[PDB]
Record summary: The PDB entry is titled "Structure of tRNA-processing enzyme complex 7". The RNA with a sequence from Thermotoga maritima MSB8 has 77 modelled nucleotides. The 2015 paper behind the entry is "Measurement of Acceptor-T Psi C Helix Length of tRNA for Terminal A76-Addition by A-Adding Enzyme". The entry also contains Poly A polymerase, not shown here. Crystals were grown from: isopropanol, potassium chloride, magnesium chloride, sodium cacodylate. Released in 2015, the model rests on X-ray crystallography data to a resolution of 3.2 angstrom. An Rfam search finds the family "tRNA" in it.

RNA sequence: GGGCCAGGUAGCUCAGUUGGUAGAGCACUGGACUGAAAAUCCAGGUGUCGGCGGUUCGAUUCCGCCCCUGGCCCACC
Numbered sequence: 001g002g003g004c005c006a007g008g009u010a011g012c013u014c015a016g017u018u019g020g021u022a023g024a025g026c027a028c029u030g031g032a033c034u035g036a037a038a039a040u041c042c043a044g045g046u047g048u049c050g051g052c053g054g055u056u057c058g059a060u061u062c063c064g065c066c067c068c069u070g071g072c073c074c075a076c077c
Stems, first nucleotide, its partner, number of pairs: 002073004008067001011026004050066005
Other pairs, nucleotide, nucleotide, family: 006069tWW007068cWW009015tWH010011cHS010014tHH010024tHH010046cSS016049tWW019056tWS019058cWS020057tWW023047tWH026046cWH027046cHS028044cWW031041cWW033038tHS033039tWS034036tHS055059tWH056058tHS
């Protein structure tokens, strides 16, 4: 260096299909609490669900080109 399968979801670790208005466990702000701090309670950011175009009224989803990680593959003519 060429194929593909996946995996790409928060700060880390992970689910999510008849296209239709998004989630967990622990860190984050703010306040009640305190001499300070933490625990804990109320809540609520937990996010252009890879990047960019296209189809569509509308794309995390359909398709195309690229970004990253890992494994299988050929790795010659």